[PDB]
Context: bound to proteins that are not shown
RNA sequence: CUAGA
RNA sequence: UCUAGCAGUGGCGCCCGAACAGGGACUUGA
Numbered sequence: 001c002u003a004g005a
Numbered sequence: 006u007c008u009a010g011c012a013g014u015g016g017c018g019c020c021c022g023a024a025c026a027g028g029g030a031c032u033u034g035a
């Protein structure tokens, strides 16, 4: 740096 | 707020850009 509840 | 998510090689399958070829339209003039 991003994903899920 | 809690948890997870890593990279290098060989394949199967998709998307975008660049160049060439073919085709079709907008403006202008003869």
Stems, first nucleotide, its partner, number of pairs: 001010005
Other pairs, nucleotide, nucleotide, family: none
This is an experimental structure of RNA (HIV-1 viral RNA genome fragment) with a sequence from Human immunodeficiency virus 1, with 35 nucleotides shown.
It was solved by electron microscopy to 4.2 A.
Protein in the same entry: Reverse transcriptase/ribonuclease H and reverse transcriptase p51 subunit.
The reconstruction used 264,696 particles.
An Rfam search finds the family "HIV primer binding site (PBS)" in it. About the family: This family consists of several, structured HIV primer binding sites (PBSs). tRNA(3)(Lys) binds to the PBS to initiate reverse transcription. Rfam classes the family as a cis-regulatory element.